Solved structure of RNA (25S rRNA) from Saccharomyces cerevisiae BY4741, 378 nucleotides shown. Keywords: ribosome biogenesis, DEAD-box ATPases, methyltransferase, nucleolus, RIBOSOME. Rfam match: Eukaryotic large subunit ribosomal RNA. For this family Rfam cites "Crystal structure of the ribosome at 5.5 A resolution" (Yusupov et al., Science, 2001). Method: cryo-electron microscopy, resolution 3.13 angstrom. The entry became public in 2022. Taxonomically the source falls in Saccharomyces cerevisiae (Eukaryota, Fungi, Dikarya, Saccharomyces). The 2022 paper behind the entry is "Sequence-specific remodeling of a topologically complex RNP substrate by Spb4".
[PDB]
Context: bound to proteins that are not shown
RNA sequence: AUAGGGUGAAGCCAGAGGAAACUCUGGUGGAGGCUCG
RNA sequence: AAAAUGGA
RNA sequence: AUUAGACUGAAG
RNA sequence: GUCGGCGC
RNA sequence: CCUG
RNA sequence: GAGUUAUCUUUUCUU
RNA sequence: GUUUAUCC
RNA sequence: CGCUU
RNA sequence: CGGCC
RNA sequence: CCAAGGUGAACAGCCUCU
RNA sequence: AAUGUAGAUAAGGGAAGUCGG
RNA sequence: GGGAAUCUGACUGUUAACGAGAUUCCCACUGUCCCUAUCUACU
RNA sequence: CGGGGA
RNA sequence: ACUGGCUUGU
RNA sequence: CGGCUCUUCCUAUCAUACC
RNA sequence: AUUCGGUAAGCGUUGGAUUGUUCACCCACUAAUAGGGAACGUGAGCUG
RNA sequence: AAUUGAACUUAGGAACAGUUCAUUCGGAUAAUUGGUUUUUGCGGCUGUCUGAUCAGGCAUUGCCGCGAAGCUACCAUCCG
RNA sequence: AAUC
RNA sequence: UAUA
RNA sequence: UAUUGUAAGCUGAGAUUAAGCCU
Numbered sequence: 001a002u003a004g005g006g007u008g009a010a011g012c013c014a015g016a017g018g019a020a021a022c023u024c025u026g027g028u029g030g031a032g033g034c035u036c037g
Numbered sequence: 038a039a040a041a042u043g044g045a
Numbered sequence: 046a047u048u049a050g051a052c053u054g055a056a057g
Numbered sequence: 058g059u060c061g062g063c064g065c
Numbered sequence: 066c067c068u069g
Numbered sequence: 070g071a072g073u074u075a076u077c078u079u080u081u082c083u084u
Numbered sequence: 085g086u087u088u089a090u091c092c
Numbered sequence: 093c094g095c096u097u
Numbered sequence: 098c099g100g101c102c
Numbered sequence: 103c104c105a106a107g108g109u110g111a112a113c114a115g116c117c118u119c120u
Numbered sequence: 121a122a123u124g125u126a127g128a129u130a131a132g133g134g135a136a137g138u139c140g141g
Numbered sequence: 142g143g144g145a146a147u148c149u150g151a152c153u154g155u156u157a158a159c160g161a162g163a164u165u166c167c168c169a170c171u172g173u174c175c176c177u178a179u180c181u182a183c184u
Numbered sequence: 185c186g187g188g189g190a
Numbered sequence: 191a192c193u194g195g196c197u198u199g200u
Numbered sequence: 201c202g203g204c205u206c207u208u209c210c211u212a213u214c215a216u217a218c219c
Numbered sequence: 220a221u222u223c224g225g226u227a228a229g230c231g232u233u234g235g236a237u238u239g240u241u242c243a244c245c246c247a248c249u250a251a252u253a254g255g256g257a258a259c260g261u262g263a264g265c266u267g
Numbered sequence: 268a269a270u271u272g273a274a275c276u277u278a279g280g281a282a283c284a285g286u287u288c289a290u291u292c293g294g295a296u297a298a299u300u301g302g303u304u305u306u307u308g309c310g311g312c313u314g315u316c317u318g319a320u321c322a323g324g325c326a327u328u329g330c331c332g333c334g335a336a337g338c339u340a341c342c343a344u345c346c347g
Numbered sequence: 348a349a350u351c
Numbered sequence: 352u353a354u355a
Numbered sequence: 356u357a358u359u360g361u362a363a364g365c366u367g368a369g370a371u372u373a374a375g376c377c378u
Base pairs, nucleotide, nucleotide: 004036005035006034007032011028012027013026014025015024016023017022047049058101059100060099070082071081075320076319077318106118107117108116109115124183125182126181127180128179129178130177132175133174136173142168143167144166145165146164147163148162149160150159203265204264209255210254211253214231216229217226218225219224233247234246235245269291272288273287274286275285292347293346294345295344296343300340301339302338303337308333309332310331311330312329314325315324316323317322357371358370359369364365
Other pairs, nucleotide, nucleotide, family: 003037cWW008029tWS008030tWS008031tHS009030tHS010029tHS018020tWS018021tHS037113tWS038198tWH039198tWH040210cSS041255tWS046050tWS054118tHS054120tHS055119tWH057120tWW062098cWW074077tHS085092cWW087089tHS087090cWW089098tWS110114tHS123184cWW130172tWH131176cWW134171tHS134173cHS135141tHS135171tWH137173cSS138140tHS141170cWW153155tWH172176cWS186188cHS204261tHS207257cWW208257cWW213215cHS214228tWH215250cSS217348cSS227349tWS228230cHS231251tSS232252tSS232253cWH249251tHS250271tHS266267tHS268292tWS270290cWW271289cWW277283tHS278282tHH297340tHH304335tWH308358tSS309369tWS313326cWW336373tWS340342cSS356372cWW360367cSS360368tHS361366tSS362368tHS367368cHS
């Protein structure tokens, strides 16, 4: 000194299906053997 | 017979 | 890049 | 020990 | 740093 | 306070 | 608590 | 929504 | 203020 | 070790104040 | 004036060049 | 600059796909060439 | 032009 | 491992 | 082995000339 | 039209394929696309 | 230092005589046609800076269109 | 004889 | 009209 | 004579024309 751009993981909130589990759509969240110069 | 620069 | 012109341009 | 956003 |  | 003003601009730089 | 973040 | 801490 | 080691 | 402004519908690059 | 390096342009053809765009 | 198909390397559920891998054909473009010519910068 | 040899 | 005038169309 | 294509030379002539 | 031979070297002796097969060639144009020496024509370049 | 091949006529499957042109090679030239632009000649556009128009500078003709003169082409012409 |  |  | 294309605020106008043009 360990920077920047993009992508947008857990978790949380609001809706629909379903006895649950769970899966969808929107937001939030801001993580990495994720990527680019 | 026997060549290649000009040539003894 | 000199005869007013030009260059460095806060990572000078 | 290090990083993120909001508040100064 | 921008601006009345 | 300084700069331009052929024409136009209550503007441009600094305390 | 209404915190941007789920905590009490 | 900025830059420095 | 909350993740990570 | 400090670090101005205007453009860059692209960190870039271009221009300028001290 | 000349040579070499780099860059751009060029009628018709369109890789016929070169071992091989 | 595009298209298609083969060879080839790690390897799914239809001529599968994938790799800025290799080869061959199609179209387009070009001073590579026919065939050179001119201009600028440095030298 | 070092053409050509060294 | 030297043209001692080599070599050619039977 | 297009391995030497500013060239020069030879004739044992492929073409052009005359028989 | 052309075959053979003589004088004859003044002059001229190409463009594509290297893509399948070879014992070495394939396809055209042209007047014709002749054969050799410069020590196996001699090195700043191309594996053959 | 020239070279080679055709065409008319001869002639309805030739040739000499007469006549007209290609190919290769060489010498020269720029009227035209094409090419090239640092006349940076004229005009345009993009970005930026001179307070704004005007007029200008920079971005290695910044990117473009045309183009004079010059050079130049079997891409142009003449002679052998 | 495109030869000298 | 010529040219290092 | 030639080139480009109608100048600033009308108009083939305006600008450039030999430095290897003519006059």